The RNA from Enterococcus faecalis JH1 has 1976 modelled nucleotides. Rfam match: ROOL RNA. The structure was determined by electron microscopy at 2.94 A resolution and released in 2025. The entry is indexed under natural RNA nanocage, drug delivery, RNA. Entry title: ROOLefa-octamer-wild type.
[PDB]
RNA sequence: AAUAGAUUUAAACCUAGUGAAGAGCAUUUGAACAAUGUGCUAGGGUAGUAUGGGAUAAGUCGAUAACUAAAAUGAAUUGGGAUACUGAUUGAUUUUAGUGGUGGAUUUUACAGCAAUGUAAAAAGGACUAAUAGUAAAAGCUAUUAAUCGCAAAGUACUACGUGGAAUUUGUGCAGGUGUAAGGUACGAAACUUUCGAGUGUGACAAUAGACGCUCCAGUGGAGAAUAAUCUAAGUUAGGUGGAAGUGUGAGAAGCUUGGCAGACCUUAGAAAACUCAAACCAAGCGCUUUGCAGAGAAACUGAGAAAUCAGUGUUUAACGAAAGAAGUCGGUACGAGUAGCUUAAUGCAGCA
RNA sequence: GUUCAAGUGAAAGUUAUUAGCCAGUAGAGCUAGAUCAUACAGAAAAAGCAAAGAGAAGCUAUU
RNA sequence: CGAUAGUUCAGCCUCUUUGGGUAUGUGACUGAAUAACACUGUAAACAAAGGAAGCAGGAAGAAAAGCCUAAAUCUGUU
RNA sequence: AAUAGAUUUAAACCUAGUGAAGAGCAUUUGAACAAUGUGCUAGGGUAGUAUGGGAUAAGUCGAUAACUAAAAUGAAUUGGGAUACUGAUUGAUUUUAGUGGUGGAUUUUACAGCAAUGUAAAAAGGACUAAUAGUAAAAGCUAUUAAUCGCAAAGUACUACGUGGAAUUUGUGCAGGUGUAAGGUACGAAACUUUCGAGUGUGACAAUAGACGCUCCAGUGGAGAAUAAUCUAAGUUAGGUGGAAGUGUGAGAAGCUUGGCAGACCUUAGAAAACUCAAACCAAGCGCUUUGCAGAGAAACUGAGAAAUCAGUGUUUAACGAAAGAAGUCGGUACGAGUAGCUUAAUGCAGCA
RNA sequence: GUUCAAGUGAAAGUUAUUAGCCAGUAGAGCUAGAUCAUACAGAAAAAGCAAAGAGAAGCUAUU
RNA sequence: CGAUAGUUCAGCCUCUUUGGGUAUGUGACUGAAUAACACUGUAAACAAAGGAAGCAGGAAGAAAAGCCUAAAUCUGUU
RNA sequence: AAUAGAUUUAAACCUAGUGAAGAGCAUUUGAACAAUGUGCUAGGGUAGUAUGGGAUAAGUCGAUAACUAAAAUGAAUUGGGAUACUGAUUGAUUUUAGUGGUGGAUUUUACAGCAAUGUAAAAAGGACUAAUAGUAAAAGCUAUUAAUCGCAAAGUACUACGUGGAAUUUGUGCAGGUGUAAGGUACGAAACUUUCGAGUGUGACAAUAGACGCUCCAGUGGAGAAUAAUCUAAGUUAGGUGGAAGUGUGAGAAGCUUGGCAGACCUUAGAAAACUCAAACCAAGCGCUUUGCAGAGAAACUGAGAAAUCAGUGUUUAACGAAAGAAGUCGGUACGAGUAGCUUAAUGCAGCA
RNA sequence: GUUCAAGUGAAAGUUAUUAGCCAGUAGAGCUAGAUCAUACAGAAAAAGCAAAGAGAAGCUAUU
RNA sequence: CGAUAGUUCAGCCUCUUUGGGUAUGUGACUGAAUAACACUGUAAACAAAGGAAGCAGGAAGAAAAGCCUAAAUCUGUU
RNA sequence: AAUAGAUUUAAACCUAGUGAAGAGCAUUUGAACAAUGUGCUAGGGUAGUAUGGGAUAAGUCGAUAACUAAAAUGAAUUGGGAUACUGAUUGAUUUUAGUGGUGGAUUUUACAGCAAUGUAAAAAGGACUAAUAGUAAAAGCUAUUAAUCGCAAAGUACUACGUGGAAUUUGUGCAGGUGUAAGGUACGAAACUUUCGAGUGUGACAAUAGACGCUCCAGUGGAGAAUAAUCUAAGUUAGGUGGAAGUGUGAGAAGCUUGGCAGACCUUAGAAAACUCAAACCAAGCGCUUUGCAGAGAAACUGAGAAAUCAGUGUUUAACGAAAGAAGUCGGUACGAGUAGCUUAAUGCAGCA
RNA sequence: GUUCAAGUGAAAGUUAUUAGCCAGUAGAGCUAGAUCAUACAGAAAAAGCAAAGAGAAGCUAUU
RNA sequence: CGAUAGUUCAGCCUCUUUGGGUAUGUGACUGAAUAACACUGUAAACAAAGGAAGCAGGAAGAAAAGCCUAAAUCUGUU
Repeated sequence: AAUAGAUUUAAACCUAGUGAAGAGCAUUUGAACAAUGUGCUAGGGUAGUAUGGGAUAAGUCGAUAACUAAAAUGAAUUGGGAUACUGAUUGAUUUUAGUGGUGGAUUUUACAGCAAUGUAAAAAGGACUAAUAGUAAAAGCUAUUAAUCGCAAAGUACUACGUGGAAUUUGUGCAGGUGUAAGGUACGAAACUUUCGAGUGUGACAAUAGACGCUCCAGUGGAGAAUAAUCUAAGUUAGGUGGAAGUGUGAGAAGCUUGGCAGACCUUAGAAAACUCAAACCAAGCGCUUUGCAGAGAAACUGAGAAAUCAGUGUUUAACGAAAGAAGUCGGUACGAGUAGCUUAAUGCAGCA
Repeated sequence: GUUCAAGUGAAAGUUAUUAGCCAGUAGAGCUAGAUCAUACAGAAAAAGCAAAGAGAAGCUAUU
Repeated sequence: CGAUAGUUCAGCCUCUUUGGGUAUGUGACUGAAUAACACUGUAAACAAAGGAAGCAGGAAGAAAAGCCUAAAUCUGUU
Repeated sequence: AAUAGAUUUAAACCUAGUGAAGAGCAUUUGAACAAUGUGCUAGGGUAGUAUGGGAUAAGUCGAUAACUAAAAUGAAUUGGGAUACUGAUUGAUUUUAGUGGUGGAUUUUACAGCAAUGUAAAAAGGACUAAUAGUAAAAGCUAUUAAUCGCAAAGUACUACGUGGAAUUUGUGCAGGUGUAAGGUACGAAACUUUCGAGUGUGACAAUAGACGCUCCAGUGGAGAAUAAUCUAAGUUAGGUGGAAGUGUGAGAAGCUUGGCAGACCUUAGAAAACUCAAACCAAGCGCUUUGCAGAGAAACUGAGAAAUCAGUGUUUAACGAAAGAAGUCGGUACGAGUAGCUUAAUGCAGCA
Repeated sequence: GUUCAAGUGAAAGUUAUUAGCCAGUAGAGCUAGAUCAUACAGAAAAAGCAAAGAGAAGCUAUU
Repeated sequence: CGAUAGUUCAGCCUCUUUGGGUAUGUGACUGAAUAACACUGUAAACAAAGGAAGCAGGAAGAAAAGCCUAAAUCUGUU
Repeated sequence: AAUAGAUUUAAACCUAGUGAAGAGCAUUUGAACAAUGUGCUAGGGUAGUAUGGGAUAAGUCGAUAACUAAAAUGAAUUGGGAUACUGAUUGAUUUUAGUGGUGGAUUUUACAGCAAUGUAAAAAGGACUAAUAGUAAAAGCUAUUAAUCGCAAAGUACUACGUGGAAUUUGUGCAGGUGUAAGGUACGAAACUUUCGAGUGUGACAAUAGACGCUCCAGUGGAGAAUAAUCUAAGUUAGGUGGAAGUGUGAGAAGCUUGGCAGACCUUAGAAAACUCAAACCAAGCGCUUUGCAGAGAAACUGAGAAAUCAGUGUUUAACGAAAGAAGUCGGUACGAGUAGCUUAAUGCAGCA
Repeated sequence: GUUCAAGUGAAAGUUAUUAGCCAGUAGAGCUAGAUCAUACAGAAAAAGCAAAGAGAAGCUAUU
Repeated sequence: CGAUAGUUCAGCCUCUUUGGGUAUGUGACUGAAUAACACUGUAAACAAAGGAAGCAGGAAGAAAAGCCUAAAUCUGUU
Repeated sequence: AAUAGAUUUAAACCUAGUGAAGAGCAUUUGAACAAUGUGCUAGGGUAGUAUGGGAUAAGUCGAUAACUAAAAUGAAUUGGGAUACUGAUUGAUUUUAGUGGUGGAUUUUACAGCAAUGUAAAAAGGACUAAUAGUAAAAGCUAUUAAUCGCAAAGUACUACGUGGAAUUUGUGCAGGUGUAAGGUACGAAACUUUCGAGUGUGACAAUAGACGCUCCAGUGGAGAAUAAUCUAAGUUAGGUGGAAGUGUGAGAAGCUUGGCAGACCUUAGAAAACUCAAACCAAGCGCUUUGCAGAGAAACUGAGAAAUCAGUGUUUAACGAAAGAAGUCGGUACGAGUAGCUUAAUGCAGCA
Repeated sequence: GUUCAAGUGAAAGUUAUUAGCCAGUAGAGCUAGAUCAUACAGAAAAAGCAAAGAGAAGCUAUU
Repeated sequence: CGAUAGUUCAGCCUCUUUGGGUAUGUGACUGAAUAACACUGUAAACAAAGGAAGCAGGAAGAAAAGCCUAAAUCUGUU
C1' cells in the first nucleotide's frame, strides 16, 4: 500500500444523533407529567423568494472595449429649388439607444473545511451551437461575431435540495408493400437566380399676407404714413410651460436650480415672383414590364408631287433586350420524323394557365 | 381533280431493325429465321412456304 | 401512219428473284434488371433527450430472506 | 360620181376585239392550272358626284353696264314743331342688296380627230316664251326687260350615257242629247272700271330733371353755391364691348390691326315753357261713305216781336255729288200701258239682299 | 155712294192686230175671214150666220 | 104746265149697219227657225308632250326564217 | 108814365144766331160733296192755371206808419267776480224778423158799355167776428188791435163760370119720462183764485300753461336767457275760408268786388292767485212747501251746580203763516145736540184720499 | 162698582113739537086731540079712556 | 134711643093731577108743492149753414097741356 | 247694683212704625175712592257697581325708604382682537322696571252717635303663614323678607247686607285583614349629594370697497387726478321720520314745543392687512365624561442596531381620578365559605340594565 | 388519568352547632340526647342502640 | 432477597372507642315574638274648613202649645 474472502452496516445536499420508536413536534391542559397522534431531529451548506439598509462606479446594474442602428454637426462629390434651403453618396466627429449563446456552467489542480461546499488558477488564442458573410446559391467548408473585468454591503424569515428510471419523444430504418427499362457520366429542357443595358411609374420644399384706425386731398372718391393679424421656415436663446425632478418645507405652494418641451405660446428671418395648356426637364434609390420559330410592317425617314397619294428603306426597343450560372427536378437525349396534324394570314404553329 | 410550294411541328411505339400474334404469359414476351452488324458456319433441289418484283385485265390523251 | 404517258389500291393464276444454321446485339456513353433506386413501411436493437412512480442506498418480490453499490471490523498474501 | 340589183354583216356614247362562247371577271386555292358561274372587254369621249390643291378678278363666283328696291348725304319746293329738329314731293350723289327665261342649249360652217367629240365663228340688232307697261280695260297688237365677256388651275376615284315607243296627258270637237222665236247691227239696263270735286277717319316729335352732403343765417326754420342722378335727342369721335376676323402663338390668352355694335355703356347738346274744357287748326298719302222718280223740309238765313212765337226764302252736300267708258252679260227694246196694282204721307212707289 | 185729282208703276201675253178653241197637235198651232197694210180681185140677195149699234122693260130729280 | 139727266151689267124678240175671195205680214232694224247659237257629249283621226317594257340595229312572231334602217363585197349603167 | 087783361116767347156769365135740327165739330176721304154721329156756335166779360218778358219801389211783393219779439250799442240803478268781465231792472238808439180777419168782398151813386162787366167815390172816425187787456175772475160790458196806399208791364194757350134746392148739419126745445120738500134772498161750507210775508231748492264766469333745444357752472347735478305748445276770453280788423254771389269768361278756374263765417284757422289780451272741511255769504226771476179744535213741548233762552242734572220761561215759523174775493157748486142753515160715539195721550177726535 | 172731570164731535129723523101705526096709502100720510102759539070757543060728571105723579113690595149704611 | 140716604128699570091694584071743540102753523127769511127746477127727451114748426140731382127760365107730372118768374106785341084807363 | 222667680214680647245691618193685615206698592182708571193682588215700610249705616267732575303728590295710584332684576357711564383686575374695540370679575353712579301675605282685617280702649256704625290710639320692635337662606341636605330650629305714611274731592242712581247649620271636605286612625325572626344601637352596601383636581366640547368681533365719466400719453393700450357706490362700526348731534303727544285750530293740516326712533334714512370714523393645510393657542362661565378585584400592556421613554427588529422601564389620566357626607332605603352584618360555580385569557369573574 | 397552582366569588339554609323526620303541625317545629358553653348532676354493666375508627376482600409499582 | 405506597365510595360479620340526667343558649350588640313594626282598613267620636235648606230670634214638630237666647214690667233678697 493494494488485491482477495467472509461479517456487520446503510435516513431524499453534508455532518452528528436515533435506527421503525428514544428524541422532536402536534393535540390536551391553567400548567407539569402521562396518554394519543407523528419518523425524523439538530447544526452546517447551496439556491430561490420576501423584507430591511441605501453603502457602492455598479438593479435604472456598472466600467472598458468592440459592433449595429438612429439622430445631430462639419467636410467632400453630385443634383434640385427664385432664395432661405435641400435629395443622394462617401467620410469624419459627437450624442443616444441596442447586443453579448452553452457558460453565474463543466472538468482538473491547489488551499480551507470531517464533509457537503467555498476560494484561486488552468483547460480555454479552446470545444460545441447559433447568427451573418463568403465559397455566388442546397450540403459541406472557411471566416467573423456571440468582450473582458466587476459589484448588488453588514440582517431576518420562509421555501427547496437527492436518488431512481416507467412512460413518452427523437434519430438510426431491416423485412414486407407500391412504382420505375434502375443507377452512374455527359447533354438538353423547364424552372430559378444573378449581372448588364433599355423603357415606365415613384422619387428632391417655402410660403406668396395687410383688417380696422390715423393723416391729407376731394362733394358722391382717392392718395399717404404705418401696421393688428395671417402664412412660411428656424430656434430650447430669452420668455413661457410641465398631474417634471431636486432644494426650500413641520407638509405644500411659491421661489431658486437643473432638465424636457419650438405641436402650442414666444422670438428671429422671410413672405421675392408669377398668363394658361402642351412640350421639354425630372439625381440616387425603390417598384414594375420581357416564350420559341417563321413572316408581315402602326410608325420613322428618304424621294416624287400642289396635294390626295405613290415609290423606296426600315423597326415588336410597336417595351423589353442581352449574357451568365451552381445545386436540384424532369428526360431513351437515338429512330419514328422535318413525318402526321394544324396553318399559309397579317398573323400562323408550338409552348404556358 | 392534276401540279408546285411555305411555316411550324408532335405523339404512340421502339431493349439492333421490320411484320405478325397473346388481354387464362402485355413481357429486357413469343413467331419468321424477314433485314443489319460481328464471329463461326453450311435445303447440294425437289416438294413446299414466305417476301419482293414482273404479267392478267378496266379507264385515257396530244400531233 | 410515227413518238409517249397516267394508271386501277388487292385479290387469284403465270413467271423471276431472295431465303432456310448457332451465338451475340440494352438507352447519348456506360451499366443492371432475382438486381437498383424512389415512395410507403418504418419492427427489433441501439443512441440521445425526457422525466412518472417508488424510496430509512439501489434493482425485483404478498412479505421476509437472496442480487448489485457503499463503509469498517476479522482472516490472509505480496 | 351616183342610181340600181343580189350577197353578207349589225354589242345600250365612239373606236378596237369577240360574235352566244374565246377574252375579262368572280368562286376555289397557299398558289398555278383545270373546273364552275358570267357576255362583254380594252382604250377614248361627255356629264355628274366625292376628294385634293388654294392658284385666280372670279363659288362668297367675278368684271363691266343696265334696271329695281332700301338706306345715308346734299339741294330745291311745301308743311309741321317753342327749339334741336321733322312729314311730303322732286332731283342729284354715294353706299348696300337684288335681277338676268328657252339658252353652259340648238343649227350651220371651218379646223383637229378613224370616230364619238372638242375648239372657233355665224344664224342672232334674230325666233319662241314670260313679266311689265301702253292701246284705258278681255283678246290681239305695240313697246320694254329677260346684258355682255369670263373663270372655277395642274390630280384621283366612282357613277352614268343609247335605242325603242306601251301607257298616260293635252289640244283640235264630229254624231247624239238638253235648252232657246237663233244669229248679226244698233239701243237700253244692271254690273264693273276710271276721272274730277266734297265730306269723314288716319296721318307730321323732345324731353320738361335735382336726392343726399356742404356753407350761411335763424331756436322749433330759411337761404345760397354746386351737384349725384333722372329724362330726351344725336353720335361708331374717343372710350368700352363682340362664343368678331386676322396677326401674334408650339396652341391660346393678352397685345396690335381691321371691322361690327350708340338697345346697353360712354360722350356731347338740351331738359325752354305751360290753367282747364270747347272751338278753331290739322300737308302729302292711305282708308271709308254715294239707287231712280215725285214730294216734304231738322237746319241756316231774312223780317216782325220784349219774348214765346209767327211770316218768308231755303237746303238730303240733313254726306255724298258730277262726268266718262271698252270688252263681256242680260233684254221683242214695240204693244199691253202711263194700264193694273200700291200709295197720297212726311214720306210714297219701284229697284236692291 | 157721286165728283175731281196726284205720285210711282208692272207682269202675263203678243210672229201685223182682235176674239174664241186644243193639255190624245200648247205650236213661227187651228178657226172667223173680225180689224189693218200691200198687191190682185169679186154672196148680184134670199136663206142663214157673225159682230156692232139702236128699241123692250125696272129704279129717280130740280124749278 | 115747260126744259134736262143718270141709268139697269146680259139675256130674248124688234130693227139698222157691216161682212163673205187669194197671197203676203217675224222682234228696234235685219235675219233664220229641217236651220242657228249655248250647254252637254266630246268618238274617230291628227298633232304636241310624256316616257314603260324590251333590246348583241329596229318593228312583229312559241322559236327560227321573212319586212324596214345601216355597212362593204360581186354584177351592171351613165 | 104806370096799373091791368090776353097773346106769343124763354140755351148753364152777357150779346148775337138757331130754336130739337140749320150752323159748328167729329168720323170718312187723296180731296170735295153726300152720308153718319153731335145741340150748341160766334164774339165779349170774369176768375184760375201754364208759359213768355224782366220792366217796376213792388213775388224774395213794395213803400210808409203802428205793434210784437230777438239781438247789438250806450246810459242809469242794483248785485256778483281777484281781474278781463258779468246777472237783473229801467230807459234810449240801431238792426233783424214777424203781424195785418169778413174784406182783391158787399151795397149805393156817377161814368163808359146794348149788356155781362169795368172805373171812381161813398157807406166806413162804420158794422160783424176774432184775439188781448180791464171790469180781478163765468156771462155781459168797455177799451185796444186786426194800417193805409200801391204794383205783379205790353203776349199766348187751356180750364171754368149759372140756376135749382134733395139730403144732411146746427140752433130754438113743446109733450112724455126720471129725480128733488122746487124756486128766490141772505148765510155758511168745500173748492178755487189773488195778494202779502216766511222757509227751502235753483239761480250771477276765466282760465290757472312751459316740452325739446341753447348758454353757463358743476363729475354723478344745478342755474339762466328765451320760448314751441297748452288753456282762457274777445274779435269778421287783417289774414284765411265758403258745393257763397256777381264780374271776369267763348264756358270755367284764377283774379277783383261784395257778403257770410271767430266752431276751425288766424290776431289780440291774459293765464293773477290759491291748505282742507265746516260755518257764513248767495240779487232779480223761477220752482216747491201750508186742514180745524184742544193739548203737549225736540229746541232755544234764563237761573242753580264742578258736572250729571234740576227748576223756570218758551216756540209746530219743530216750515209754513196771514188776509181778501167774484161767478158757480153743495146745504132745512133751526131742533136733535155740545147729545151719541170715540178719546184723555203726547198726541186725541173731526175732516181729506 | 160709587164719584168728579176733559177734548172732539156726528148721523138718522123732523112741514110747530111729542108718542104710536101703515112696506095691498112710506106720504106737505093717518091717529091722540098729547104739548106750544094765534083766533074763536065750550064732557056741567058719571061711566070710561089716556098721560104724568104719588103708594105696594125686595136689597142697605154711619154714629 | 135720635138724625139721614140710595134705591128696584115695568108690570098689576090704590089714589091725586091733567085732558076732551074748530081753523091755522112749510125750511134762516120768503115761497110753491096739480106747481117749480135739474136731467133725459128733444117732435113739429121756424131760422141759419150746406149743397146733391135735374136743367134750351123755374116748381111738379109716363109724356104733352096747366101754375109761378121774365120779355115785347094787341086792347083799355088815368 | 246684682242674683232669682213668673209674665209679656221678638221683621233677614240698626232705629222707628205695623204686628199676619193698617201702611206702602202694583193692577184698574181720564182721575179719585172702592175692589183685587202684595207683608213689609220710612229714615240712618256699611260695601259694591254704574255715572259725573278733573281737584290732588296721589288710578297711569302717590311720596319715602328697602330689596331684586335689567340697562347705561366710570373705575380696578384679567383676557381676547392688527386696530376701532371687546369677553369675564369686582365695585361705584345713574336710569328704568318689578315687589309688598293674613291685614282697607281683628281685638281692646277712648270719643261722637238711641243704635248700626264712624274716628283715634294701642295690642304690634307682636302672632300666624309663605318664600328665601343657613344649620350642608328630610323634619325641626334659626335668620331675613313680606316698609311706612297717604290720597281716589264736593253729586246721583242701582244692587246687596243677616241668621241658621244639612251636606260635603280634611285631620286625628281604634277594631279587623295582609306581610315580616319585630323594634332599638352600631356597622356595611346601594343610591344620592357636595367638594377638589383632570380630560373634552362650547365659549371673547370689523369690515377688507372703487362703476361710469374726466385728463394725459399711446395706433390695436396704459397711466393719473378724484370719486358715485359698496361693506363695517358708532351715534337720537344735526337732518329726517312717527295711524307720536301737546299747542296752534271754529275742526284739521302746517308750523312751533317735547318725546320716541340709528332696522331704514342721514352724519361721523374706518375699510389696515393677509399663501394653504396641520400643529400650537383658545379667559371666566356652561355642558358632558367616571363599578369592584386580579392581571395584561396600544402608547411613551431608554438602550442596541444601518434598519427590520430586539431588550428594558412604564402607563386604562388608553379619560376620568380623589375625598367627604346628613336624612332616608336595604341588610342575621356571624357561619356556610375564600366553599360551590365560572374562569386562567389578554382579558376573567362579580356587580349594573 | 396523577400532580401543582391562580383569579374572582355566591346562594340555599342556619333562633348555639350536627344528622334525620313532617307538605292532615313547614314551625322562635319534633327526634337523638350527637357536638359546644354555662350551672347542677349521675345505665355501677349486661342486654340493646347509635356514632366514629379499626379488619374482610378485589385492582398495582420501582430497584 | 430487602424497603414503600395508592387504594376500592357502602354494604354485612369481627373488634375498639364514645354516649345515656335537668335547665339554659335569639341575629354584630341588645331586645320581643299572644308582642312589635309596615301596608291595608281607616269605624265611632272629636276638631277645623265649608256652607244648602228654612227663617216676622233660634232648635224640633201635620199644625198650635212646650225647650234655649233676648228685652222690660210685677214680686222678693242682699